The RNA (RNA aptamer) has 67 modelled nucleotides.
Crystallisation conditions: 0.02 M Magnesium sulfate hydrate 0.002 M Cobalt(II) chloride hexahydrate 0.05 M Sodium cacodylate trihydrate pH 6.0 25% v/v (+/-)-2-Methyl-2,4-pentanediol, 0.0005 M Spermine.
Entry title: Crystal structure of Pepper RNA aptamer in complex with HBC ligand and Fab BL3-6.
The entry also models magnesium and sodium ions.
Protein in the same entry: BL3-6 Fab heavy chain and BL3-6 Fab light chain.
The structure was determined by X-ray diffraction at 2.24 A resolution and released in 2022.

RNA sequence: GGUACCUACCAAUCGUAGCGUGUCGACCAGCUGCGAAACACGCAGCUGGCACUGGCGCUGUAGGUAC
Repeated sequence: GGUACCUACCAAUCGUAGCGUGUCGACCAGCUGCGAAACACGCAGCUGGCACUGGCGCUGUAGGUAC
């Protein structure tokens, strides 16, 4: 020096150093099929929000570690 990993990177904006991503699931509301079922409750599918979950991909600045 190179590779890999790790620690940090103002405010606002979900989150992030930054860019993109709205996820089995969680939450809010709605519609539909079904459950002996107008509401409530249970199962399933869909729609629009949300971003609880804080993951994932890309890509830096330093410091450190490993080789």